[PDB]
Parts: sequence; structure tokens; C1' cells
RNA sequence: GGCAUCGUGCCUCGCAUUGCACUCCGCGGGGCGAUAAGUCCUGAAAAGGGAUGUC
Repeated sequence: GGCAUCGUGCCUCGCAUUGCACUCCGCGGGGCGAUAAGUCCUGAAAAGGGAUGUC
């Protein structure tokens, strides 16, 4: 790098939405590991990062 699956979150279009969160996912179509983001993962923190299986 490819398959297949799952975590995390981002962009974009149609329609819908004026909504008090930190306990976080509108429906439908499209595009995503990417010095972005992350609520997920590593680390005691600074910080860093998709993961598992498979050829």
C1' cells in the first nucleotide's frame, strides 16, 4: 500500500434546524488519516496518534 471490519472526528450538497454544551452523532447523497479535528487510543504530564484482522 490492498482487502474487510470497528473507534474517533472533518469537509461538502439538498432538505430540515434558533438549538444551553462540555455525558457531544438530524435525515439523505458525496469526499476523508489529513502538520485538520477528535468525545477514541498511547503516555505520569509536557505531547504524540487511527485500530484490528488479513495478502
An RNA with a sequence from Bifidobacterium angulatum: 55 nucleotides with solved positions. The entry is indexed under Riboswitch, SAM, SAM-VI, RNA. Crystallisation conditions: sodium acetate trihydrate, polyethylene glycol 4,000. The depositors describe the entry as "the mutant SAM-VI riboswitch (U6C) bound to SAM". It was solved together with U1 small nuclear ribonucleoprotein A. It was solved by X-ray crystallography to 2.7 angstroms. The 2019 paper behind the entry is "SAM-VI riboswitch structure and signature for ligand discrimination". Bound small molecules: s-adenosylmethionine (SAM). Taxonomically the source falls in Bifidobacterium (Bacteria, Actinomycetota, Actinomycetes, Bifidobacteriales).